[PDB]
RNA sequence: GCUCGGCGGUGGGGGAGCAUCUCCUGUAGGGGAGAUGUAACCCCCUUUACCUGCCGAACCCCGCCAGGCCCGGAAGGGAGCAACGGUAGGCAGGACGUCGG
Numbered sequence: 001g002c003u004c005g006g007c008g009g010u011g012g013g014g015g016a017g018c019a020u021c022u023c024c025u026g027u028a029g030g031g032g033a034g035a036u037g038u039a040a041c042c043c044c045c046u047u048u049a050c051c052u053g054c055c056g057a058a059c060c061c062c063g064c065c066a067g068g069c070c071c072g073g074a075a076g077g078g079a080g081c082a083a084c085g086g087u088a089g090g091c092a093g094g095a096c097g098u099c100g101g
Base pairs, nucleotide, nucleotide: 003101004100005099006098007097008096011045012044013043014042015041017038018037019036020035021034022033023032024031025030050094051093052092053091054090055089061086062085063084069078070077071076
Other pairs, nucleotide, nucleotide, family: 008048tSS008095tWW009095cWW010046cWW028071cSS028075cWW029076tSS029077tSS039040cHS039087cSS040061tWS056088tHS057087tWH058059cWS058061cWH064083tWW065082tWS066081tWH067080tHS068079cWW072074tHS072075tHS
């Protein structure tokens, strides 16, 4: 090499964003900048660590939020639950890594 079988899913960088505060602000929604931090949102390089199907935290994990609610005269702003997308995370196959008869 082939087969079976066990096992395994890299390391960092920078942006975006977000959430905790830090002042500078404003009639109410509210503005602006600072720093915190990290995984999901882009990229990059590194590595076998990557493909696919199906589930998946609904408490509070992230995004986005319909119908409706709040503030406002309006314009705009606010929360934000489902759904929808997603992470983390189960499981199953393929490929890949390594151990071993």